[PDB]
RNA sequence: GGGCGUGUGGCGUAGUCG
RNA sequence: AGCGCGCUCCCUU
RNA sequence: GCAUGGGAGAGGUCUCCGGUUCGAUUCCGGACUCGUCCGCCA
Numbered sequence: 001g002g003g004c005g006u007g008u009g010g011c012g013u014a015g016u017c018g
Numbered sequence: 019a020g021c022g023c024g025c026u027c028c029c030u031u
Numbered sequence: 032g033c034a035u036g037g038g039a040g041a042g043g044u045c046u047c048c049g050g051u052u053c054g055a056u057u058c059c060g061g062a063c064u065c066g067u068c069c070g071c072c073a
Base pairs, nucleotide, nucleotide: 001069002068003067004066005065007063010023011022012021013020018053025040026039027038028037029036046062047061048060049059050058
Other pairs, nucleotide, nucleotide, family: 008014tWH009010cHS009021tHH014019tWS015045tWW015056tWS017052tWS017054tWS019043tWS024041cWW030035cWW051055tWH052054tHS
């Protein structure tokens, strides 16, 4: 430099558009 | 946007 | 006592910015951030 994924309360963590 | 942890209060050791 | 438990609490601009929807934590696009992987020569 490039690719891939990640981001929740003071902290960790759950989320099929309600 | 629910719980658990921190602590806000009260009760209770 | 060799300090517990119980009951009501506070606490989020769901990383941010736009569009879709009727309403996006949720769908999409961009940016930031973090974590992985691969990369110079004789």
Background:
An RNA structure (Ala tRNA) from Saccharomyces cerevisiae, in which 73 nucleotides are resolved. An Rfam search finds the family "tRNA" in it. Rfam classes the family as a transfer RNA. Rfam links the family to the GO term triplet codon-amino acid adaptor activity. The entry is indexed under ribosome-associated quality control, NEMF, Listerin, CAT tailing, TRANSLATION. Method: electron microscopy, resolution 2.4 A. The entry became public in 2023. The depositors describe the entry as "Yeast RQC complex in state with the RING domain of Ltn1 in the IN position". Lineage of the source: Eukaryota > Ascomycota > saccharomyceta > Saccharomycetaceae > Saccharomyces. The reconstruction used 124,605 particles.